An RNA structure (tetramethylrhodamine aptamer), in which 48 nucleotides are resolved. The entry is an ensemble of 10 models. Bound small molecules: 5-carboxy methylrhodamine (FH8). Duchardt-Ferner et al. published it in Nucleic Acids Res. in 2020: "Structure of an RNA aptamer in complex with the fluorophore tetramethylrhodamine". Method: solution-state NMR. The entry became public in 2019. Entry title: Solution NMR structure of the tetramethylrhodamine (TMR) aptamer 3 in complex with 5-TAMRA.
RNA sequence: GGACGACUGAACCGAAAGGUUCUUGGCUGCUUCGGCAGAGGUACGUCC
Ligand code: FH8
Numbered sequence: 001g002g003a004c005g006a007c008u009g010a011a012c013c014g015a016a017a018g019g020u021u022c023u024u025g026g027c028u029g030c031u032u033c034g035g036c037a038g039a040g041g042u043a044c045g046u047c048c
Base pairs, nucleotide, nucleotide: 001048002047003046004045005044006042007041009022010021011020012019013018027038028037029036030035
C1' cells in the first nucleotide's frame, strides 16, 4: 500500500459479550438531502 470489519445511525436474535439485517460519515458544490462527483486510507485489530 492493498484486503476484511470499523471509522454513520439503528433495528432484529444471544443471560452477557456477541452475531446478523437495514441504514454509511464528515470537509466542497448540486441534490429527492438518500445520492453523486470534488480531496482524502490505516490510523485499531487480523490477513499480503
Ligand atoms: O479521523 O472513507 O479523511 C477522512 O474522511 C477520514 C479521516 C479519518 C481520521 O483520521 C479516518 C478515516 C477517514 C475516512 C473515512 C472515515 C469514515 C467513513 N465512513 C463511511 C464512515 C469513510 C471514510 C475514507 C476514504 C479515504 N480514501 C478513499 C482515501 C480516506 C479516508 C477515509